[PDB]
Context: bound to proteins that are not shown
Molecule: mRNA
Organism: Escherichia coli
DNA sequence: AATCGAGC
DNA sequence: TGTGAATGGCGCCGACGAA
DNA sequence: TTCGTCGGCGCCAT
DNA sequence: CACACGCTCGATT
């Protein structure tokens, strides 16, 4: 170096 | 499969 | 296409006549 | 010419 | 803040 990432809905605790 | 791609 | 449309403020222009 | 007053956008809400 | 399941284009060849 090998190493590698987002968004949307949705339910949850603080 | 490999791609096909704007008004809607 | 118009498109997802159903909140709750404000401000901040833009007419848009009213006189 | 100077406003009264509706209306219809343009931000925002951890 | 914070976890955790999902899910991402429909045809068009």
């Nucleotide at each position: 170096a090998a190493u590698c990432g987002a968004g949307c809905g949705u339910g949850u605790g603080a």